Description
An RNA structure from Comamonas testosteroni KF-1, in which 732 nucleotides are resolved. The sample was in a buffer at pH 7.5. The depositors describe the entry as "Comamonas testosteroni KF-1 circularly permuted group II intron Pre-1S state".
[PDB]
RNA sequence: CCGGGGCGCCACCCCGGAAGUGAUGCGAGUCGCCAACUCGCAUCACAAGCAAACGCUGUAGCCGCGUGCCUCUAAUAGGGCUGGCGCGGUUGCGAAGGGCGCUGGUGAGUGCAACUCUCACCUUCGACCCA
RNA sequence: GAAGUUGGGCGACCGUGAAACGGCGCUGGGCAGGAAAUGGCCCAGUGACCUGGUCAAUGGUGAAAGUCGGUGAAAGACCGACCGGUGGGGCGUAUCGAAAGAGCGCAACACCUGCCGCACAGGAUGGCUUCUGAGGUACCGGUGACGGUACAGAACGCGGAGGGGAAACCUGGAAGCGAGGGCACCUCGGGAAACCGGGGGUCGAUGCAUAGCUCAAACCUGUAACGGCACCAGUGGAGGGUGCUGUGCGGAGCAACGUGGAGCCACAGGCAUGAAGCCGUGGUUCGUAGUCGAUGAGACAAGCGGUGAGUAAGGGAAGGGCUGCGAACAUCGCCUCCCCGAAAUCCAAGGAAAGCCGAAAGGCUAGCCGCUUUGUUGAGACAGUGGCGCCACGUUGCGCAUUAGCCGUGACCUAAACGGGGAACCUCUUGGCCGUACCGACUCGGGUGGCACCGGUCGGGCUCGAUGGCUCAAGAGGGGGAGAUGUGAUGAUUAGGGUUUGACCCGUGAUGCGAUACGACCGAAGCAUCCGGGGAGCUGUCUGACGAAGAGUCGGCAGCAGUGGGUUUGGCGACCCGCUCCGAAAGUCGCAAGCGUUUGC
Numbered sequence: 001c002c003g004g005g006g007c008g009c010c011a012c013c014c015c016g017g018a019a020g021u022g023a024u025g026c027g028a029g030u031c032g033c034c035a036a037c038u039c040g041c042a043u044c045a046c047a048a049g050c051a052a053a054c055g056c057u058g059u060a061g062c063c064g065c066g067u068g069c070c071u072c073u074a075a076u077a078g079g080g081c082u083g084g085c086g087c088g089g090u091u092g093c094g095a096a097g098g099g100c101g102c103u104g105g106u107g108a109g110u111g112c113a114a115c116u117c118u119c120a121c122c123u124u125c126g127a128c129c130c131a
Numbered sequence: 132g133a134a135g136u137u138g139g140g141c142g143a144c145c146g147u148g149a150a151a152c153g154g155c156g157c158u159g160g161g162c163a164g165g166a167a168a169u170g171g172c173c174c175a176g177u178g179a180c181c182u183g184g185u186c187a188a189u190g191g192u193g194a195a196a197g198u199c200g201g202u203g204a205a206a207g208a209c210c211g212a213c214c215g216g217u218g219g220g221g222c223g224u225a226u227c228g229a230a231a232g233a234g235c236g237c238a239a240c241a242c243c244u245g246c247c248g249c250a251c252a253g254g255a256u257g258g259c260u261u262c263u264g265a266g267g268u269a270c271c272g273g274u275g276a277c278g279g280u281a282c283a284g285a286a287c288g289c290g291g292a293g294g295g296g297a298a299a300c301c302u303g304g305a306a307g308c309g310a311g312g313g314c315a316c317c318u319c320g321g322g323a324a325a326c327c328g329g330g331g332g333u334c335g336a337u338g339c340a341u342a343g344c345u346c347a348a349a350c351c352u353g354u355a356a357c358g359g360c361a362c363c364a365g366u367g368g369a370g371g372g373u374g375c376u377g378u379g380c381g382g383a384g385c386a387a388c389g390u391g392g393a394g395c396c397a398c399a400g401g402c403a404u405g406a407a408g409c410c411g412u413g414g415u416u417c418g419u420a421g422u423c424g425a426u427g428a429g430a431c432a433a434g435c436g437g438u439g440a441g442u443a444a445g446g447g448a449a450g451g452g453c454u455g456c457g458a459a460c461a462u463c464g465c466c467u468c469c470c471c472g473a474a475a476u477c478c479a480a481g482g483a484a485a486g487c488c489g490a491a492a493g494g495c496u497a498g499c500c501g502c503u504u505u506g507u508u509g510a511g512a513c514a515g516u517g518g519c520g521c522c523a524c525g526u527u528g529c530g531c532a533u534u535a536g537c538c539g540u541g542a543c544c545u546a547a548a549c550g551g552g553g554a555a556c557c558u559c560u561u562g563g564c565c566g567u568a569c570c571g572a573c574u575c576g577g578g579u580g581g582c583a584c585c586g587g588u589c590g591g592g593c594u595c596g597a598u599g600g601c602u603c604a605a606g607a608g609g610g611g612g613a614g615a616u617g618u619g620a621u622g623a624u625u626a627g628g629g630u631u632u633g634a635c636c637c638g639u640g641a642u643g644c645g646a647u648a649c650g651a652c653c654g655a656a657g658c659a660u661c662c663g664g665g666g667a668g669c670u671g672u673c674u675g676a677c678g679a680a681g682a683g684u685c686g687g688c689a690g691c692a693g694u695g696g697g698u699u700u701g702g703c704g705a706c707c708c709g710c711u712c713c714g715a716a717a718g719u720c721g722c723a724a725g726c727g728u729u730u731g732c
Stems, first nucleotide, its partner, number of pairs: 001017006008582003025041006032703003049732009058093010068081004097130003104122006132463002135460003140344002144551004153181002155178008183544005190538003197213005214245001215243004221237004226233002246382005251353004256349001259338001261336002267282006287309003293302003312334003316331006358376006384529009394519005400410003413653002416651004421513003429508004434502005445470003449467003476483002486495003556609007563601005569591005575586003616723006627713002635665004640661005668691003673687005693710006
């Protein structure tokens, strides 16, 4: 590390995995048949071979065909609207952890004036940053 | 210095479809309240409205230039005079303010179709998206869970009936208590105006969504609006004021072709680099030339020369740094360059206002230019290839009042509008079986390391009746709406559609579009047309009802050709179960395949 049991249950306590199924070639089920498939391990077993779960499988987009918009340019060009939407193709990141641009909430001051000036905690994570 | 978007409202599938429901405007009535008026509510009628796109013809209505004169073919357009509105300053006050500043009056200068059509923007309400909301009150329909109609919130604070959740917590037009704003709303009074006072009506949150959807129509207004920069004054800022953001397009030309002129966009990257050379693709495919350059290409700063200031307003296919917990693309403010060129006032009468000193002659400094040369850097520059619009001229058509705009007609279409169903999972209600004589709360207490366990107060009450479940049936609420590893199940034989006018399905058929450094060419998937086919269980019309009297339609069933599903296969093909027109979507569950952890025999 994997855990399984006593203790009414969690804590607490006790005990194991142990070479054990990985090749191997065999043993049981499915079928009416050829014999195949599924599961398991008599043997070999060797620190070889790869097996048990544990979790995750999402994201930046880009190109073409149809169908529409915003911004900017004298127009071509540039940036976007969930990859715009629908249908096909295709290039990378990725499947560990920690911070928190920004809104809600709980407050304490400040001033004639609180949501709107100052300062704290819990959430936000959407844009991003660090390993 | 500021801050928008790349980023937290909606977005699935199917049917109808620019019709209809609903809203809104107008006309005629009625109701409550008020001195009246605006406004609010109810019933009828009505509509160039909310309410769309493409292609076709064909109609109905139908505008306009602030006024006066000259030229001219024509005058709204060109030229003069006057009126109106805005702008920076000057001078006064009948005014408000401590001051900045605002209102009013006089004169000069500058700018402007001032008119019509369309669009856009600001403000209050309105009912639209999403909340409130699995909520409250009344009526109707159900034995019940519950469903359908109608009504109810100035912002904001306190408050807690109800609702969701195991809890923690969330929500909260059920009342009630505080507060008294907006209206570019209606009336009356005062003032020349800014503005002030009395009496009334009306008002939940969100659209502080760049852009597909909703935010609409309707009334008033045309910069009057939140936030943000710059500047002025200070009873020195969290406050006051000023400037900018803060309105456009068209009213006669538009489209195509040819010539000429001057402009703008793309030609990324990697290995290398006396600065050369090679590579990038679906391609079994070809080009990306040449002259300069580490003996220096561009760039930045100085220097040599000139030229040299002019602001308010107007005009340029005119240019910009910094500020954002990252980086890009736009915007605001602020600043820089070039054309064009006033007056009011002042003046030693030449000048100032209008770059800085000088009452004027004068002294300069910012900007614009060609570069020997001087200090840092080191890899490109010209050219070429492929595109884009602007300007002048000439030609062909359509137009320049029965014009623009607005309505009208047919076909097709759909990210408006109106409807539809939807399983896992959670909760709840009506009938039958079982343990029966227990399930809940205190927003309770005691221990216990903690949960349990034990002690009190009450709701339902038993003999039939509440509380967990039935291999139990019928129901009711919540849930369901955003692409990128491959195949299955379910939702579901559903929602929906269709019958030989034919829904739907397939094509190893033809044409066109169509791939990743730039240019050319071939071109997979997919899409759009043309052209080919299948298409409504089969042999039994075996047997029973209905239409009607039979044909026919619908219940039953001999072989099942077929179609799948369980023992379930691997294939032969055995046993059992259904099925015969076509058919979605969200969501929920497997297998296989990938990415890391713990460990393991």
Released in 2025, the model rests on electron microscopy data to a resolution of 2.54 angstroms.